This is an experimental structure of RNA (E-tRNA) from Pyrococcus furiosus, with 77 nucleotides shown. It holds a match to the Rfam family "tRNA". By type it is a transfer RNA. Rfam 15.1 lists 5,335,975 matches to the family in 14,413 species. The literature on the family includes a 1997 paper in Nucleic Acids Res by Lowe and Eddy, "tRNAscan-SE: a program for improved detection of transfer RNA genes in genomic sequence". Gene Ontology term of the family: triplet codon-amino acid adaptor activity. From the family's description: Transfer RNA (tRNA) molecules are approximately 80 nucleotides in length. Their secondary structure includes four short double-helical elements and three loops (D, anti-codon, and T loops). Further hydrogen bonds mediate the characteristic L-shaped molecular structure. tRNAs have two regions of fundamental functional importance: the anti-codon, which is responsible for specific mRNA codon recognition, and the 3' end, to which the tRNAs corresponding amino acid is attached (by aminoacyl-tRNA synthetases). tRNAs cope with the degeneracy of the genetic code in two manners: having more than one tRNA (with a specific anti-codon) for a particular amino acid; and 'wobble' base-pairing, i.e. permitting non-standard base-pairing at the 3rd anti-codon position. The structure was determined by cryo-electron microscopy at 6.6 angstrom resolution and released in 2014. The entry has 63 different proteins, among them 50S ribosomal protein L18P, 30S ribosomal protein S4e and 50S ribosomal protein L15P. Armache et al. published it in Nucleic Acids Res. in 2013: "Promiscuous behaviour of archaeal ribosomal proteins: Implications for eukaryotic ribosome evolution". The sample was in a buffer at pH 8.2. The depositors describe the entry as "Promiscuous behavior of proteins in archaeal ribosomes revealed by cryo-EM: implications for evolution of eukaryotic ribosomes".
RNA sequence: GGGGCGGUAGCUCAGCCUGGGAGAGCACCGGACUGAAGAUCCGGGUGUCGGGGGUUCAAAUCCCCCCCGCCCCACCA
Numbered sequence: 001g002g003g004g005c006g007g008u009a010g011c012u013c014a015g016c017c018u019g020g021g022a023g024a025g026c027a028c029c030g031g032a033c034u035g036a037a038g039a040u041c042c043g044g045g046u047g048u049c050g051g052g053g054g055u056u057c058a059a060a061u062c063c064c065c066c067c068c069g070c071c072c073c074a075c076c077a
Stems, first nucleotide, its partner, number of pairs: 001073007010026004028044005050066005
C1' cells in the first nucleotide's frame, strides 16, 4: 500500500446486504420475593448510536475523507 472485519449506553456488544425519534443483557440506583441471604422478576436512565463532512423529511449500516485495533497478502531505493 491492497483486500476484508470489528470498533456504539460504564461494560460487552445487537441491528451490514435487512433504512426511521430507535437496541439488549450485565454492572449501578429503586421496588417485588423468602425467618434469613442469595438467586429470579418488575422500574430508571446513561449512544440519532467511532470523527468530520454529503444524499434522504428522517440513515448506525448508503456516500466522499478517515483514526485505531485485528487478520491475510504485497512491499521497503